[PDB]
RNA sequence: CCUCCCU
RNA sequence: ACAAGGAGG
Numbered sequence: 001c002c003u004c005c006c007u
Numbered sequence: 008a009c010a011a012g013g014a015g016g
Stems, first nucleotide, its partner, number of pairs: 001016005
Other pairs, nucleotide, nucleotide, family: 007008tHS
C1' cells in the first nucleotide's frame, strides 16, 4: 500500500 | 450504525 470480516 | 479494531500478502 491492497483485499476481507463487523455494529 | 459513526467508527475503531483484527487477520493475510